[PDB]
An RNA structure (12S rRNA) from Sus scrofa, in which 960 nucleotides are resolved. It holds a match to the Rfam family "Bacterial small subunit ribosomal RNA".

Context: bound to proteins that are not shown
RNA sequence: ACAGGUUUGGUCCUGGCCUUUCUAUUAAUUCUUAAUAAAAUUACACAUGCAAGUAUCCGCGCCCCGGUGAGAAUGCCCUCCAGAUCUUAAAGAUCAAAAGGAGCAGGUAUCAAGCACACCUAUAACGGUAGCUCAUAACGCCUUGCUCAACCACACCCCCACGGGAAACAGCAGUGAUAAAAAUUAAGCCAUGAACGAAAGUUUGACUAAGUUAUAUUAAUUAGAGUUGGUAAAUCUCGUGCCAGCCACCGCGGUCAUACGAUUAACCCAAAUUAAUAGAUCCACGGCGUAAAGAGUGUUUAAGAAAAAAAAUCACAAUAGAGUUAAAUUAUAACUAAGCUGUAAAAAGCCCUAGUUAAAAUAAAAUAACCCACGAAAGUGACUCUAAUAAUCCUGACACACGAUAGCUAGGACCCAAACUGGGAUUAGAUACCCCACUAUGCCUAGCCCUAAACCCAAAUAGUUACAUAACAAAACUAUUCGCCAGAGUACUACUCGCAACUGCCUAAAACUCAAAGGACUUGGCGGUGCUUCACAUCCACCUAGAGGAGCCUGUUCUAUAAUCGAUAAACCCCGAUAGACCUUACCAACCCUUGCCAAUUCAGCCUAUAUACCGCCAUCUUCAGCAAACCCUAAAAAGGAACAAUAGUAAGCACAAUCAUAGCACAUAAAAACGUUAGGUCAAGGUGUAGCUUAUGGGUUGGAAAGAAAUGGGCUACAUUUUCUACAUAAGAAUAUCCACCACACGAAAGUUUUUAUGAAACUAAAAACCAAAGGAGGAUUUAGCAGUAAAUCAAGAAUAGAGUGCUUGAUUGAAUAAGGCCAUGAAGCACGCACACACCGCCCGUCACCCUCCUCAAGCAUGUAGUAAUAAAAAUAACCUAUAUUCAAUUACACAACCAUGCAAGAAGAGACAAGUCGUAACAAGGUAAGCAUACUGGAAAGUGUGCUUGGAUUACC
Numbered sequence: 001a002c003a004g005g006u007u008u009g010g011u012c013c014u015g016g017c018c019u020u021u022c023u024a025u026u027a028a029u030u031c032u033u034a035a036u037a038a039a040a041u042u043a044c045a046c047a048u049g050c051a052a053g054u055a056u057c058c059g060c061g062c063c064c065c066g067g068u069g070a071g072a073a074u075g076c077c078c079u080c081c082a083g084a085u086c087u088u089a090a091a092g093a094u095c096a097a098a099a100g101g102a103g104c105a106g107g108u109a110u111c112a113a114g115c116a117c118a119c120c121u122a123u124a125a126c127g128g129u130a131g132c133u134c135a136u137a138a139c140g141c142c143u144u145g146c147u148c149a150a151c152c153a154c155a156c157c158c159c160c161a162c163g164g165g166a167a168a169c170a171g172c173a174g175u176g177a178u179a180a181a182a183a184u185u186a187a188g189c190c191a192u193g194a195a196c197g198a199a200a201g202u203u204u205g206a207c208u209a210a211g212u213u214a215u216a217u218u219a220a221u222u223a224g225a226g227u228u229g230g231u232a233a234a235u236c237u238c239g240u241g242c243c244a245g246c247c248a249c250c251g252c253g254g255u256c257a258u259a260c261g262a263u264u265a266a267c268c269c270a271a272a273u274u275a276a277u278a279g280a281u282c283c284a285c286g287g288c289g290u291a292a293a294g295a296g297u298g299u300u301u302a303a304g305a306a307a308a309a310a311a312a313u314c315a316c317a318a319u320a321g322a323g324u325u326a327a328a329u330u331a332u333a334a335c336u337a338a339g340c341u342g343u344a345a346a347a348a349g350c351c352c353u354a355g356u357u358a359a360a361a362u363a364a365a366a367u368a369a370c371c372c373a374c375g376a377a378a379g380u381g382a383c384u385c386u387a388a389u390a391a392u393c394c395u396g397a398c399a400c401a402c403g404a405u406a407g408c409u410a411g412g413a414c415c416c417a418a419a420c421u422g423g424g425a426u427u428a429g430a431u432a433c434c435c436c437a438c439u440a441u442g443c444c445u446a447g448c449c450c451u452a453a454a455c456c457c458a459a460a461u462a463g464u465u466a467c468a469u470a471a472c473a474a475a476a477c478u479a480u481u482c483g484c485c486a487g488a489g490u491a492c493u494a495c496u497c498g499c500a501a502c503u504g505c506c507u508a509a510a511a512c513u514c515a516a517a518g519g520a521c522u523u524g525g526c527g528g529u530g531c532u533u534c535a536c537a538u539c540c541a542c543c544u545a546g547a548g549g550a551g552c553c554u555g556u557u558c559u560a561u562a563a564u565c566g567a568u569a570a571a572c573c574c575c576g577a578u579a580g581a582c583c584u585u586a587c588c589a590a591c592c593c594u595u596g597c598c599a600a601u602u603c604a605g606c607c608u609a610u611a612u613a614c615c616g617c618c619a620u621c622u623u624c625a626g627c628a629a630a631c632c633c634u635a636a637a638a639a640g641g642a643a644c645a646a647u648a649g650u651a652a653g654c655a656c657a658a659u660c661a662u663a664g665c666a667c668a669u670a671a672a673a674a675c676g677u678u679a680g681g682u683c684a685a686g687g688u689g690u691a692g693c694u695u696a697u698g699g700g701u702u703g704g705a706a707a708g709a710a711a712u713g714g715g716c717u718a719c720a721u722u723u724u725c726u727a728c729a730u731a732a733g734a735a736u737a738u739c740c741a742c743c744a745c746a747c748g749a750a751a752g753u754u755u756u757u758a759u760g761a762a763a764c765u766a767a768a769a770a771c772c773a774a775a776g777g778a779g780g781a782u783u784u785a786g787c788a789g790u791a792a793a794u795c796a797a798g799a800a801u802a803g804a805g806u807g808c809u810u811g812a813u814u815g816a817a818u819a820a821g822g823c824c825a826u827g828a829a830g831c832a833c834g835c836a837c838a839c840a841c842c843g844c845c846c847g848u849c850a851c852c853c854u855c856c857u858c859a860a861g862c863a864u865g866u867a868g869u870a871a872u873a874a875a876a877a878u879a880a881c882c883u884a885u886a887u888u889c890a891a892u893u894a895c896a897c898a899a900c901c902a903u904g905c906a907a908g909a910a911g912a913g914a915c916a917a918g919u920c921g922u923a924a925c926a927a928g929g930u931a932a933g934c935a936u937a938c939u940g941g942a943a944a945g946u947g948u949g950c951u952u953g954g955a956u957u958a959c960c
Stems, first nucleotide, its partner, number of pairs: 001020001003019004009522005021280009033219005038213002042177001044176003048173003053060002067154003075104002077101001079099001083095005106142003113133002117131001118129001120127001145151001156165003184210001187208002193204004224269001226267003229250003237262003245252002287484002289472002294482001296402004303395001319387006325365001332358006339350002373380002408447001410445003416442002421437004455953001460480006487514003498505002523838002525835003529832004535826001540821001543786005551716006558708001565576002587704007596603001605693002608691003614687002616682003619678001621676001627653001630650002632641003661669002719779001723735004747776001752771007792814002797809002841928001843925001846921002849918001853913003857909001861905005868895001870893003876888003931952009
C1' cells in the first nucleotide's frame, strides 16, 4: 500500500513474522561487440619513478589543486566580522578568523544531580554579594562525517608539536600484509584551470584524450540462468522411501512425491539470472471493562485549560482521645453423676472431668441491616461525652501526607481462634483433606515495614441520547487534561539508583527460543456438577438354577517339534470347521516335472506380500431414533430454527411405525433396524488394485506334523436319600459310605486295560461287553443366565462323513419361585451449569530427579590497553647616536603518575531454554473429586500444603 500468506476442530477480534516493489556491494553460474557514467577493503607497513616551479640574480608561488572520513555530536541556518589579498581616484570588492544566537540538530534518564560551573564596584588590583547550569534533560556514556553548486575536519603518532617517540605515498601508478572487496609501475601539456614573467613562453599524475573491469544505462552482432504444492505465472516420466535432501513464511519425504535427485514439457527474466548482507519504506492524530495499557489514594509546585449556563454541604456506621458493658466463655467454689469430648465410621486425648447454681479479667461487637450513610483511599455499623470532617465550589507529578492483612523491634495482656510441631485416623505413601493438644500471632502502648484479584479489573472535571449494536459484560459518545500501552516466553528476573528495607520494596533490560501467545463465541463430547423422572432379568433391595473346587471332553496361551494359517476387550476362545486316520492340506522331510488343465496367447500358475488399496458377507453401539436432499428466516449465519389460549419454519425420501410370517383374532416371539462409529474381522469362499516369483514363492508322487511341565475358558457326568437297582409310566420290591468275632458293602470312570462289533485298501476313529471303582462328601476372591409355558429337569430328530463330536441346529413333554419397593451407590433420559478437552476424560496438563546441549549472569585471580594541575618570567635593559644601528632572555617549581574503566582468559558457582515419550507423584481444567486465585508468613522429595485478610477470572439450579 489496492493488499496477500500464516494462530484455531471452527468463526469473529486483537496482534507478530514473511511474501510481492526499487537501488548498491560481494559471491555462485554464464558471457559476443561498441559507447557513456562510475571505480569503493584497510587513518595498516611501503621498494622504485614521477606529482612546483617560473624568472636577467631580487622576488613570487610551493596540500592552492589534489587525497581521505580518522577524529569530533560534531553541526545546519543566521548576526557580526578583525585580518590577508586584488583594483584604484583610498574606498569598492573577493575569501572570511575569532566571537556571538530567533530557530533547527543521532541513540540513551538503569547517566539525576554537575561541583565553582556566577555577578557587582572600581580596578583591569583589591574588596563586596552567594550565586550559576538542570526532568522542556545539565553533567555523563555509546555510535557517527554532513542538512551537498557545497560545507566541517585531519596531513605518521603523543587533541597541539617547543619537545619526544620516531624516520612517514590518507598525490598518480605500483607492492607487502590484511579483507567477502583486486584499474595502467602508460601518453601529452593540443584544450581549460593554477603558479611565474612586460612579453614570445615554461612547468603542471589538476585535467584533456586513452588502457583495464558486465558495476549501471543504451544500441546491436549475443544465450544462458532461475523457478513450476500454496501466497505466486508453470510439467511429466523414473529413482529414492521421515532415508539422501528441500523451504522466503505455511510445509514436503515414513515403497503410487506435480515439493527430494534426474528426465520430457512449460513458465518468467535476459547479457545477464539467482543467492547473501545493508538501505529506501514500514508503529499511535491508533488504544487503555474482558486483549499490552487508568498507575492503592488525596493535596500542591512547574505547566495548562476557563470562553454559554450554573453549582458551600449536611437525619445515619468518618477519624483521634476519655469513660462505660449487655449476651457468651473461662479461672474459681458448691452439688449430683461416671464417664466426657469427637467423626461418614473410629482412634487418640481427658477422667484435675461433665451437668446445674454463683462469677472477675481479656477478647469480640446477635436482631436492627429487606437500611446504603460517613471518609480522599485502604476502611467504619455496642453505648456516652469531648475535639471534628480542606477549597466562593477546574486538571496536576518522581515532591509532601496516608495506606487492609501478613511480617519485624521493645514493653504489657492472653478468654478464644490458630501457621509451625506432636499424637490419632485415612491411604500403596499423606511430612494433605478429617480428629485432639499447644506456640508464634490475632489484642493494648511507641516505632518500622509501604505489599494485595489495594478490582466496581471501567482515571479527573463538564456534559449529550444525537450518530450508532464486533463478540461478551456494567448501552453509545463529545470537550479540556494527566498517567499508561509498541508480538509471546525468558521476566512481579539479572545489573543499577533510593529506602529504619538486608530471604526485602521500587525502578527494570539483554543474549537466546518460537510463528505464535492472547480476548470472546459456536457446535460436540465429558463431568466422583445440581434438579426432576426412569431400569419388569434389572443397577440396588430381592427369586431360582449354575461356573470358579474333582475327573473327563473340547478350544486357546505357553512349552515342544523338521512340521499350517486366521480369530484373540465388550464384538476371541466346540471360532472359520453343520467337522483333519490317507484324502482334506494350505505345513515338514525326500524324490520328480519345466508352454507346466484351456480353443489361442513372448503365456498358463501362486493358499506369495498388502483387510492400511477393495468389492462381496458381517460384528458392533441397536428395538438408539435419528439421517439426508430442496426451500425460507437471522441488524450475519461457526451455527441455530420450538412455545397449541402457538413466538419461523414447509412438504416429500430412508429408518422407526403400520403391514407380513408363526394357517382365526389378540398378545407374544420371530423378522426388521437408516446415516455413521471401531483404518473392527475376513487377500485362505471367490474376484480384483498395487508389489513379488517364472527350470520356482509353480505342479506331481511317497512318508511324516509327534508331545503336555504348567495355566485358563466353555461344556458333559457327578459328589446321592426329591437318591441307586429291577419290573413297570409315575399305589411295588430291594439297596443305602457303616458295623466288625471275620467278612463285605453305598453314590460315583465319562477314564484306563482286554475282547468283540460297525465303517474303511489301511483303525490310530466310533460303539458294546467283561474286568477295574479313582478323584469327588457341594466348591476361595469373584461371576454368568432367566419375568411364564420362561428358568429347571427329561426325551427325540436333522444338518455334514465311507466312518466321527460330551458340539451346533430344530420339534415335544413335565413345569416353578420372586419382582406390589428404592434414588444411597452404579447406569440411562430431559433440563440447568462448567470446561484450559476437539485424536474429544483411555482427554489435557504440572514440578523435582535422571540423560544431554545451547546462551547469559555472578566469579579468587590473570592477560592487554588506558590517567594531571597550579604559579612565574618575554618588558625592559645595554652599547652606540656627523647618514644610522647593534645585543640578550630561560624553562622551572608544589604534588600527583594505574586509582580507574574497557576487552580477553579462568579455578568454579547459579539460572534459563530445548526435544523426549525415562523414574516418582497427580497439582490445574468438571463443586478436578479439599471452589480456584492475589499479598504475606511458615513448612515439605516434588508438584504444593496450611493460617490471616481480600477478589469472582466458582456454584447455591432462583412462586426453594

Notes
The 2023 paper behind the entry is "Molecular basis of translation termination at noncanonical stop codons in human mitochondria". Method: cryo-electron microscopy, resolution 3.6 A. The entry became public in 2023. Among the 83 different proteins in the entry, which are not shown, are mL42, Mitochondrial ribosomal protein S27 and Large ribosomal subunit protein bL33m. The depositors describe the entry as "55S mammalian mitochondrial ribosome with mtRF1 and P-site tRNA".